An RNA structure (18S, nucleotides 1581 to 2323) from Trypanosoma cruzi, in which 729 nucleotides are resolved.
It holds a match to the Rfam family "Eukaryotic small subunit ribosomal RNA".
Released in 2021, the model rests on electron microscopy data to a resolution of 3.33 angstroms.
The 2020 paper behind the entry is "Structural Differences in Translation Initiation between Pathogenic Trypanosomatids and Their Mammalian Hosts".
The reconstruction used 33,775 particles.
The entry is indexed under preinitiation, factors, kinetoplastid, helicase, TRANSLATION.
Among the 50 different proteins in the entry, which are not shown, are CSN8_PSD8_EIF3K domain-containing protein, Guanine nucleotide-binding protein subunit beta-like protein and 40S ribosomal protein S3a-2.
Lineage of the source: Eukaryota > Discoba > Trypanosomatida > Trypanosoma > Schizotrypanum.
[PDB]
Context: one part of a larger RNA, bound to proteins that are not shown
RNA sequence: GGGGGAGUACGUUCGCAAGAGUGAAACUUAAAGAAAUUGACGGAAUGGCACCACAAGACGUGGAGCGUGCGGUUUAAUUUGACUCAACACGGGGAACUUUACCAGAUCCGGACAGGGUGAGGAUUGACAGAUUGAGUGUUCUUUCUCGAUCCCCUGAAUGGUGGUGCAUGGCCGCUUUUGGUCGGUGGAGUGAUUUGUUUGGUUGAUUCCGUCAACGGACGAGAUCCAAGCUGCCCAGUAGGAUUCAGAAUUGCC
RNA sequence: CCCUUCCGCGGGUUUUACCCAAGGGGGGGCGGUAUUCGCUUGUAUCCUUCUCUGCGGGAUUCCUUGUUUUGCGCAAGGUGAGAUUUUGGGCAACAGCAGGUCUGUGAUGCUCCUCAAUGUUCUGGGCGACACGCGCACUACAAUGUCAGUGAGAACAAGAAAAACGACUCUUGUCGGACCUACUUGAUCAAAAGAGUGGGAAAACCCCGGAAUCACGUAGACCCACUUGGGACCGAGUAUUGCAAUUAUUGGUCGCGCAACGAGGAAUGUCUCGUAGGCGCAGCUCAUCAAACUGUGCCGAUUACGUCCCUGCCAUUUGUACACACCGCCCGUCGUUGUUUCCGAUGAUGGUGCAAUACAGGUGAUCGGACAGUCGAGUGCUUCACUUGACCGAAAGUUCACCGAUAUUUCUUCAAUAGAGGAAGCAAAAGUCGUAACAAGGUAGCUGUAGGUGAACCUGCAGCUGGAUCAUUU
Numbered sequence: 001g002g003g004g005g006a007g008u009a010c011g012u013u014c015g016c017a018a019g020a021g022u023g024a025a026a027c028u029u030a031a032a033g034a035a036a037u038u039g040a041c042g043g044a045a046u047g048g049c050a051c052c053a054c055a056a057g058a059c060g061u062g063g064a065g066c067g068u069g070c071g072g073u074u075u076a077a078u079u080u081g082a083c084u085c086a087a088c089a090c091g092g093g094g095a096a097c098u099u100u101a102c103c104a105g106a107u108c109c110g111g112a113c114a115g116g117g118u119g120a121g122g123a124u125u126g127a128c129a130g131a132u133u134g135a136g137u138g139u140u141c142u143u144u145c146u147c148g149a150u151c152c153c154c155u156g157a158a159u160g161g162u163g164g165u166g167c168a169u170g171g172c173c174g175c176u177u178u179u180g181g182u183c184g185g186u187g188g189a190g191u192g193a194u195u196u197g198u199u200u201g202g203u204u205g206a207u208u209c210c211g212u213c214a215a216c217g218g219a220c221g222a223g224a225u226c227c228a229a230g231c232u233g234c235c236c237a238g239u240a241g242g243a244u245u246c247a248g249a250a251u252u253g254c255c
Numbered sequence: 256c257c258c259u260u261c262c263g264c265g266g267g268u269u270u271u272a273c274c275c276a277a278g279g280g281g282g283g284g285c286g287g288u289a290u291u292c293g294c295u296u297g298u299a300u301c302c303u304u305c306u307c308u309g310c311g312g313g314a315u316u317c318c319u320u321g322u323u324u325u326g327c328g329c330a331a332g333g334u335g336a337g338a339u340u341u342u343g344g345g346c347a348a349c350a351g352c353a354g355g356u357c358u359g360u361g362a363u364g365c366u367c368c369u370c371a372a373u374g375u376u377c378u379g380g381g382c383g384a385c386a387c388g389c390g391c392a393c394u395a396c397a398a399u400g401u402c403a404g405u406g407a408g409a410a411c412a413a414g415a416a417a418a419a420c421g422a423c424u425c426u427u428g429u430c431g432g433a434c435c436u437a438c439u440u441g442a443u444c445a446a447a448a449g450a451g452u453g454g455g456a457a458a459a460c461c462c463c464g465g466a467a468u469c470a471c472g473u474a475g476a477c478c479c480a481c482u483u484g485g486g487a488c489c490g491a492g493u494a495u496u497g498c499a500a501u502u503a504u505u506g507g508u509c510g511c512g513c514a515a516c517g518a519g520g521a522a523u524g525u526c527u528c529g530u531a532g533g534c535g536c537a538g539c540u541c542a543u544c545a546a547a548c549u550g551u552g553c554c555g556a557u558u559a560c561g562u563c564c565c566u567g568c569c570a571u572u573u574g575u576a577c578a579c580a581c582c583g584c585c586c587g588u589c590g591u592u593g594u595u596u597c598c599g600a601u602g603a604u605g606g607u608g609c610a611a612u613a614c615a616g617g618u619g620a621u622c623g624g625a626c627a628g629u630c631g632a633g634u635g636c637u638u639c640a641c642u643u644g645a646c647c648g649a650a651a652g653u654u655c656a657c658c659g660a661u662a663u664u665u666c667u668u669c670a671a672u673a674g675a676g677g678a679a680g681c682a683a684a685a686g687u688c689g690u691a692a693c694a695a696g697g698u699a700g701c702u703g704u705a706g707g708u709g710a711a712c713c714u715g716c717a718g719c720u721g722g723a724u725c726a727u728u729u
Base pairs, nucleotide, nucleotide: 002029003028004027011022012021013020014019038578039577040575041574042573044572045571046570047569048568049567050566053562054561057526059524060523061522067393068392069391070390071389072387073386080091081090102381103380106376108374113156115155126145127144129142130141131140160368161367163366164365165364171356172355173354174352175351176350181220182219183218185216186215187196188195189194201210202209226344227343228342229341231312232311233310234309240303241302242301243300244299246297247296250291256284257283258282259281260280261279262278265275266274267273319330321329322328435454436453437452439450440449484516489510490509493506494505532554533553534552536550537549538548581696583693586689587688589686591683592682593681594680595679596678597677598676601673602672604670605669606668608666610664611663612662613661614659616658617657618656619655620654622652626648628646629645630644631643632642633641634640635639699720700719701718702717703716704715705714706713707712
């Protein structure tokens, strides 16, 4: 001899008192507790870095008048994305028509594929003139002419779409983050969660190097490789540009 | 045109040396194999400094022996076209965001719509980032006399841009024009416009690219005022672009200026050298229109070359009861519900043991002798009867002692039980009042003891480190 209940209750001895010794159960609960490691936090300690931070000090914005964007209001419609830094002269978006999503009105099949229907006229296409109409728009009608028979008629299906969803998704871009960061192998230490390497120090824009050192050797980022600028060699001219000679023209003088 | 030199004399000189003015002489330069000027002003000859471009050269070297550790490097100076990431770009790990885009695409899942369509519609008209009290973002122009403003004259920049579209005339399989710009004309009378001709496919034409800032001994105007500073608004006329310019599209000249605005509050933006700022040009879009964007050039400074304070970012040490991680965790009173326990006025019950008293029944002793049996004596009827005495057995009942059921009472002791009222514990977890504990938890914490207080607790005295110290006079 799990944690509470409890050093409580009752009995008893001691004590002036305060109290001291001895010392349960009912009931309740699945954790309480120990040590170590890695994170996060601290009104603990210490060290570094940035003109999107500050110092110093140059130039603006914030006052006005315009152009442009955004918010809001109004309209038939004023299409719409984006909202701290990483929305707001942004969507290469300075749009007369087109572009164009939005509003009022008319048109066209860009309905593939024929299973189902259409005699020589077929089913069918286009149109002058008049009328309708915003329309000397055959849209549609009247009228007649003119023509593939896929065009045409009916269901199924196909298609196209700046329609929806960026909280279905690809790609691309932005941002975290321009900071110096990220990972494993072998070896070492621990029973292992782990650690060393990647650490205290100095140094550099930089996990950039050096020193100490149980670490050694690698891979990405950094660096390097690339592009432009300054200087120069070789090259080159009938599209680059100078030198000399000769003629002709002109001034004609050192205030 | 000039330089150099010697001598003389008068002044200044202190005799003297020295020095200045004037004059003269000598020496040396020198018009050199050159007056000057023509991107149309032409002959000849030669060259590659300036241009163009592909591939290459071109420094942490050297020194200060300073500084530093011999190290990594650092500062100053030198060398040089260039002196420290030479200068400016492009590229850029790991892990991510439910950032944006379905208005980029024959990039797309699922859905919506489909012949009177949300499709197509290059169809007619309107609307669009456009419609107007008002807030905000970015841009541009100013308030002038530091080029400052209208006028004049002089010099002067570089990246870059343009070419093909089935019609045409060419022969037998293809010329020219749709794009720029020059010159000339128009111009015997504004701009803007118009017309004819020519070149260039780009280092040939434009182009010697005559930019603007700027400069002026140009006797230029202007004068401190909202003025000739600034223009915003506003009317009339005209030409070009286009199929269509009305809600003015763009130029170009007159009037409107008496419309603002006189250096700007709180606050706020990004910059370290060819940079900041000022100034202009081209490309982009594209019939037409750029205060935008992208790129190139000109003029060209002040201050600092440091720190961590502010705003953010990163690392190390230390403590930890925290780990969806301090908005964490966590204590108690009061209150609510369920449940268990203790104390307790008072009430009520049973059993054990001990003692006493009453005392059933039995046992032993003691007395008792009902009524039977025997013996002796007498009589008669004689295994029958009567009378008297003695012997012996024996019932009821009496008295004393002992054992003792049971009842009652006293003392002792154990068990169990009702209960007014009072006081704790635990479980429930979104009640109430605070913040004690865990970071130095914001009065370090904890132990013993006494006092105080609504509660966690607070305060005095003495200890411990399980601290925030393993450590500072040799």